[PDB]
Molecule: fMet-Val-tRNA-Val
Organism: Escherichia coli
RNA sequence: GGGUGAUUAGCUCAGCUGGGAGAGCACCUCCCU
RNA sequence: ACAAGGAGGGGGUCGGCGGUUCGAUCCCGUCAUCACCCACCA
Ligand code: VAL
Repeated sequence: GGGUGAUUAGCUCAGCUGGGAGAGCACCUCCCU
Repeated sequence: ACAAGGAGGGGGUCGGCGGUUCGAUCCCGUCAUCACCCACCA
C1' cells in the first nucleotide's frame, strides 16, 4: 500500500427485525480453621 | 491460619465524531486501536 472481523463486568463473551444490559470464572465481604 | 470447602454481595465511559431513525454499541460513513490475512503476472 490493499483487506476481514471485532471494541460490553477485572478476564472469556452473550444480547440485530433497531427497544434504555446478562451469564461463567475471578473478585470483594463473611463462615469454617 | 493460608490452600481448599461453604455462604453472601458487587459495579458497566456496551471505542471517538458525523449521518439515517421516534430510538443506534447495535443501520451507514470515517478516524483511532488490536489481532489476523496479503503484497498477488511477465
Ligand atoms: N519471459 C516471458 C515473461 O513474460 C514469458 C514467460 C515467455